[PDB]
RNA sequence: GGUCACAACGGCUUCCUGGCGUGACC
RNA sequence: AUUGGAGCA
Ligand code: SAH
Numbered sequence: 001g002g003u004c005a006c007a008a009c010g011g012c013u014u015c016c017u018g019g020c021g022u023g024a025c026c
Numbered sequence: 027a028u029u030g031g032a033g034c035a
Stems, first nucleotide, its partner, number of pairs: 001026006009018001011034003015031002
C1' cells in the first nucleotide's frame, strides 16, 4: 500500500443504510 | 453536519 473481519452507536430489533473503534491476512 | 430507514409503541 491492498483486502477482509469483527464492530461502538436506537426506547426497542436474528432486517436495511451508515461505520467510531479494534484486529487479521496479503 | 452518520445520529438514521423499516417495524412495535
Ligand atoms: N446494521 C448494523 C446494526 C445497526 S443497529 C450492523 O451491525 O450490521 C445499531 C445501531 O446503529 C442503532 O443505534 C442505530 O440507530 C445505529 N445506526 C445504524 N445506522 C445508522 C445511521 N445511518 N445513522 C445513525 N445511526 C445508525
Molecule: Chains: A,B,C,D,E,F,G,H,I,J,K,L
Organism: Roseobacter sp.